Shown are 1417 nucleotides from a PDB entry: RNA (16S mitochondrial rRNA, DNA (31-MER),16S mitochondrial rRNA) from Homo sapiens. Entry title: State A of the human mitoribosomal large subunit assembly intermediate. It holds a match to the Rfam family "Bacterial large subunit ribosomal RNA". For this family Rfam cites "The comparative RNA web (CRW) site: an online database of comparative sequence and structure information for ribosomal, intron, and other RNAs" (Cannone et al., BMC Bioinformatics, 2002). Primary citation: Lenarcic et al., Nat Commun (2021), "Stepwise maturation of the peptidyl transferase region of human mitoribosomes". The entry has 55 different proteins, among them Mitochondrial assembly of ribosomal large subunit protein 1, MIEF1 upstream open reading frame protein, 5-methylcytosine rRNA methyltransferase NSUN4 and Growth arrest and DNA damage-inducible proteins-interacting protein 1. It was solved by electron microscopy to 2.9 angstroms. The sample was in a buffer at pH 7.6.

Context: bound to proteins that are not shown
RNA sequence: GCUAAACCUAGCCCCAAACCCACUCCACCUUACUACCAGACAACCUUAGCCAAACCAUUUACCCAAAUAAAGUAUAGGCGAUAGAAAUUGAAACCUGGCGCAAUAGAUAUAGUACCGCAAGGGAAAGAUGAAAAAUUAUAACCAAGCAUAAUAUAGCAAGGACUAACCCCUAUACCUUCUGCAUAAUGAAUUAACUAGAAAUAACUUUGCAAGGAGAGCCAAAGCUAAGACCCCCGAAACCAGACGAGCUACCUAAGAACAGCUAAAAGAGCACACCCGUCUAUGUAGCAAAAUAGUGGGAAGAUUUAUAGGUAGAGGCGACAAACCUACCGAGCCUGGUGAUAGCUGGUUGUCCAAGAUAGAAUCUUAGUUCAACUUUAAAUUUGCCCACAGAACCCUCUAAAUCCCCUUGUAAAUUUAACUGUUAGUCCAAAGAGGAACAGCUCUUUGGACACUAGGAAAAAACCUUGUAGAGAGAGUAAAAAAUUUAACACCCAUAGUAGGCCUAAAAGCAGCCACCAAUUAAGAAAGCGUUCAAGCUCAACAC
RNA sequence: AAAAAAUCCCAAACAUAUAACUGAACUCCUCACACCCAAUUGGACCAAUCUAUCACCCUAUAGAAGAACUAAUGUUAGUAUAAGUAACAUGAAAACAUUCUCCUCCGCAUAAGCCUGCGUCAGAUUAAAACACUGAACUGACAAUUAACAGCCCAAUAUCUACAAUCAACCAACAAGUCAUUAUUACCCUCACUGUCAACCCAACACAGGCAUGCUCAUAAGGAAAGGUUAAAAAAAGUAAAAGGAACUCGGCAAAUCUUACCCCGCCUGUUUACCAAAAACAUCACCUCUAGCAUCACCAGUAUUAGAGGCACCGCCUGC
RNA sequence: UGGCUCCACGAGGGUUCAGCUGUCUCUUACUUUUAACCAGUGAAAUUGACCUGCCCGUGAAGAGGCGGGCAUAACACAGCAAGACGAGAAGACCCUAUGGAGCUUUAAUUUAUUAAUGCAAACAG
RNA sequence: AAACCUGCAUUAAAAAUUUCGGUUGGGGCGACCUCGGAGCAGAACCCAACCUCCGAGCAGUACAUGCUAAGACUUCACCAGUCAAAGCGAAC
RNA sequence: ACUCAAUUGAUCCAAUAACUUGACCAACGGAACAAGUUACCCUAGGGA
RNA sequence: CAGCGCAAUCCUAUUCUAGAGUCCAUAUCAACAAUAGGGUUUACGACCUCG
RNA sequence: UUGGAUCAGGACAUCCCGAUGGUGCAGCCGCUAUUAAAGGUUCGUUUGUUCAACGAUUAAAGUCCUACGUGAUCUGAGUUCAGACCGGAGUAAUCCAGGUCGGUUUCUAUCUACUUUCAAAUUCCUCCCUGUACGAAAGGACAAGAGAAAUAAGGCCUACUUCACAAAGCGCCUUCCCCCGUAAAUGAUAUCAUCUCAACUUAGU
RNA sequence: AUACCCACACCCACCCAAGAACAGGGUU
Repeated sequence: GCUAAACCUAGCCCCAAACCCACUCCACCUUACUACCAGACAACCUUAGCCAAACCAUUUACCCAAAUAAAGUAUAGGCGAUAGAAAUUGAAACCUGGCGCAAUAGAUAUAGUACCGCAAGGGAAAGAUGAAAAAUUAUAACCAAGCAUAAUAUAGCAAGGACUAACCCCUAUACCUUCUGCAUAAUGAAUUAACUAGAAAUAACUUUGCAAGGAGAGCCAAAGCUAAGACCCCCGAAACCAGACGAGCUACCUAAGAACAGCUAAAAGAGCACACCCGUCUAUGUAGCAAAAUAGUGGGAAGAUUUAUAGGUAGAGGCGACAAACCUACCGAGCCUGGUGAUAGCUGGUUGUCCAAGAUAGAAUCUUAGUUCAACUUUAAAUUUGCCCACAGAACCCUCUAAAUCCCCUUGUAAAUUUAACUGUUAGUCCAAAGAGGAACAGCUCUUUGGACACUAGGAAAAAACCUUGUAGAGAGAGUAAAAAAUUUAACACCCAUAGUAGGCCUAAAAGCAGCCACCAAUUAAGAAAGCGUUCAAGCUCAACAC
Repeated sequence: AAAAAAUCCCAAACAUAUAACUGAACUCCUCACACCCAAUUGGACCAAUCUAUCACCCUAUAGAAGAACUAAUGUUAGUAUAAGUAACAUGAAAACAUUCUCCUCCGCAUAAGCCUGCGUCAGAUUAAAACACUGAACUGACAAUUAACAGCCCAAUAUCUACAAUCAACCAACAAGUCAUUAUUACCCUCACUGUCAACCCAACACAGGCAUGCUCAUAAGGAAAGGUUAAAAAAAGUAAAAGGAACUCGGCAAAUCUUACCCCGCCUGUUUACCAAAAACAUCACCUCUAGCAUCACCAGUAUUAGAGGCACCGCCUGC
Repeated sequence: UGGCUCCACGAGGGUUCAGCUGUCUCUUACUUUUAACCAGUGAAAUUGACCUGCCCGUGAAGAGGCGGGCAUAACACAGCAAGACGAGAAGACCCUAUGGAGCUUUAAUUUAUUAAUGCAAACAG
Repeated sequence: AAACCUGCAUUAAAAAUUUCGGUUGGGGCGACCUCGGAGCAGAACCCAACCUCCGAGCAGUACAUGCUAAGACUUCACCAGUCAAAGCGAAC
Repeated sequence: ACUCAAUUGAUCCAAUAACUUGACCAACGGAACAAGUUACCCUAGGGA
Repeated sequence: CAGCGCAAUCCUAUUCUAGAGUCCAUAUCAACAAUAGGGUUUACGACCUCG
Repeated sequence: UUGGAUCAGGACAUCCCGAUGGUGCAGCCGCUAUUAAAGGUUCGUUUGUUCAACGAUUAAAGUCCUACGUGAUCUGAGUUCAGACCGGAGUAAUCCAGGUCGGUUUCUAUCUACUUUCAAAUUCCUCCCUGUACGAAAGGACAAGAGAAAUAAGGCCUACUUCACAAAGCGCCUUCCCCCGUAAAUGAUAUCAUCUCAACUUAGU
Repeated sequence: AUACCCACACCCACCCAAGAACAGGGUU
């Protein structure tokens, strides 16, 4: 201030009571709603299946005529799931009422209309002034998202701490759901309003009444019995069955019709090529002109051709030159209605406040996406020991060998066991440690002990699992815990060397220096040679001597 | 006594002032203290509503229940976002007489279907995907399509109906076909009824689709591709191109040109996955196998030279037996 | 009963001569539609909220949002398609269900049904 | 005599209902599922799935291998399983 | 309270006067009795 | 697709100095190995194949 | 899962161009090592777990990484499919990573990023030096210079060509720095020496 | 290193070798 927002009736629901309607004229079973001619056509026949049994195959509740009780008893039953009497007993029974709804409610209904479908069938939406509209000078103000009034100024889940001050500074990884762990780039949500999801038994508990009795026949009772309060959700398949409705599309068929220029050819399931039919390739288009089209290019085009009309075959089927094609734009089995609120161990959702306790042994299983029991956890009750733990004690083997564990008086502590009632949780993940898997150093997978995480905060850069620390509020106080990586690495000898000799051996010859033996020796002091280089020698360095 | 990887190194730095200080939701201090776990479990409160009784500017105590929504690709409705985006539309001048430009693969009629759906007048009118005053394919009223065409037919009972069509004459067929009465009896009344419009139907639409037949075979009929402007990219269609001519590419796909020789598969024409597969698949003459000795609804008004159920895919050659 | 050959034929699948050409070397020019702007009309998928940067690092391991650095007045319009594991729908991939369906059979359970026989029943010389 | 029909049997045809047990990346081929022992948790108990390896699905002796009954163990639940004094009756 | 590490199987049902017995129910806590295939596949989910 | 992988294996560069290269480690090349960087394989049918 | 088209970014463990050691380096070629990522890295035929082989060139036809780098830019094959055969499997339905033929995803860009780094060029051949150094000859260079080429980048229309108040290439024009490996002097620790993570000098340092 | 780039309220409108729009150059 626009869009809007608000309203109270229309009517309806459940009971009671009472047993309801349908000829004004005309038309109406043929192509219904059509005045007016030989028909002979005639109705009746167990439901099934889903579902439950955690499959399924026998089986699985469905008012049958009096509420209650007998009784969930006798019986039945893959004697499983479940089903289930009777004899007998025996009550009240006054329509005009509402701790029913109030336009997304209550019937679908303002109407089985509009609209959708060939048909069976499906199936809406909405109305709001006042006593007076023959007062419209109305029926004030304020309210969702969306807008306008009024575009925007570095920077960041958009906020918080703040501040003189919007921002600037500092701090902070959206919510739900599903997983060990989601900022997660995993799921869901444009947003607003309305609507939309925990129904009940035995037992136990709690609070009254009465009490060896209780209860307004029936039933229970070794303190019970009676009454009340208080616990058990929503949406979604593909399916299956029964009864209908469909062959105006399409598949094939029946009846009686129609169409096919021109040219080459020939009495052609011939050729070229229009109309026509089909849809090969490419491109456009992809919420398009079109839930399959357009442009060009193509196949057929006198035939097993194309096509108009009417009829037939219907889903446990039809039809089919078989493509598992088509049977009215989801056909490996049509559609509609009903059974049906089918079922789903699967997905998703599950709506006020606050507090409290609260996590990881397993077994069985058509079982590991589940469930049952145990363990764990919770509440109530009862009782008395519980945890921690001094010795003592717990096997030999195959020869030996770990951290430890069990048991456990004191002591420190406050729990533990049992009774009653149930629900929920479970492959957890990572870290430290010891191991396991053909004698596999890491990694993967799987056990065991402990910790942390699925609960807080601080610190390691960000950080589920490391470290510090846990009991909750306010403070513009204080003391602390963990908590900041270290490291920069390579000089170097100086001088000299003559000789008993090629020491013998074997080798073409190999000499200190290929190889074996022995390893002495002159000189002040030198390896019968420690490395190099010669086919082999030669040359060289070092060890030695002085310096 | 080594070192190197891929978007861009990665806090800034600093060898020199007497280890203290900084640091939590831990602990202490002032006050307070049920007030930080999943599933589950135990509580204490409680919004709104109805009822009993109160209360009387919206409350109390109880009882009861369709008793509480930030979430189910929830339902309905409103409105945003994408977005004023995609997309859509009207040939030109003019006295609005008319004329011009261009297209025509259309047109007219019947059939079928549809059922008043651009005739007149008026309208607070006012969205057909733009427009609109006469505005008009909207609303209301009024008007209309006149039978000769077409449709709607026929007394009974018997009894008749071998010989196509195609210019029907030649000829030549097979697939063997689309058209007929007489006898007797009865009967001599007369023109009613209905259809008739349009720019139209089936596709949710004023849809580039679907739509039978007769004529026109380019029109004597019917129409308008451009709202205006600019002439960016990208995209679509078309035209032209030096020199080369498949060097492109899975492939000469498209386009151009008007072109030869084969292999594989399937005999051939034909048929199929309507909406991704047109084929080598199916069918097909021909061949082959199997079954059946017969009638009054299929086979069939048939009879083994037939009929049905199948295989294979002509023919020709070769082969089993 | 089996194997080859072969006439034409084919929008079948390959190969090839020649020609042809913007298919290409290597693209270019023009026209039309589209386009962009002006006027009228006016959708849809999508959408947690967004005040919506870059580089390294970290992390359910692929960061606009976290850490450390760098960059940074505010706004349209036209392009682009690297990212937002972009959007819709379809489909692939395995796996699971004591979930379905189609088909096949020497899966199990059956013959109600139909046909062919048997005996009974019935007629009965 | 024969048929039809009906009841009950027997073949066949054509159908009807229902289901696909787990473990080993998948498929093929095979193995596996219960119980006992070891590598296997060194020392109360329990515990290493998958994996590696070897077994068991008996037999024999009795024939009071009769009948009863305290207290306990227990394969982590349950089911099941195990030990057992005393006593009667026997055996010696 | 036989030796022996294991040497074993519930319920229902069947047989029997009673006693007692009966499954490589070995998928061994066992359904009285049911295979294959789907590239025509469908649905509910999960993983990558 | 992307992601983990200090044992085994493979590659690259060094270390070792055996050995080739007439002589001659190091002009080049290089065994058994070792140390670094990178890739890959891996707990059981001492089978066959495939993602 | 992977090729291709387009566009590329980056690494260096360098295929080419550059610089510098060693060589069993005479010279040309080679081999090896250090340094260098500025630039470049072709066109075809078969075939394709989409890769090799072959042909002709080139200074070279690099190794990788980037979610096959890149399919809201395009496209082929495979994953594999609805049809169909061949081979093999199965009683059959049907199956086989086997062989082959045929075969449908779409997207109108909301956000981020980006949309003229204004502008430094690489390489080859020939000639020149030169038939020079070298070498017995055969053979055969550096460095320096000049001239013609191709590509890349950036422009232009005088002519040519496609074409005409213009656009465009097939046509024309211009294109300018260094590189860090090492090679040496002086000279100490260590009165020599020694290019020096000694003070220091030079080469393009 | 050098080079390039630099002054900016005429503006209706028209033209343009400038351009999608906008902007830009010219209008002596």